[PDB]
RNA sequence: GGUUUCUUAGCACGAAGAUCUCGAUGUCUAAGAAACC
Numbered sequence: 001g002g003u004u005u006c007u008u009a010g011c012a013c014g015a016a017g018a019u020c021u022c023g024a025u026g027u028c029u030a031a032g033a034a035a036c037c
Stems, first nucleotide, its partner, number of pairs: 001037010011026002013023003
């Protein structure tokens, strides 16, 4: 560096405003542990 294993968000989209909340959909990033190459 890569891969796998669990750990939760964050971002986007939608909804009944401006300070919030909730949820259909999508999946990267960040963080923590372990394993393999």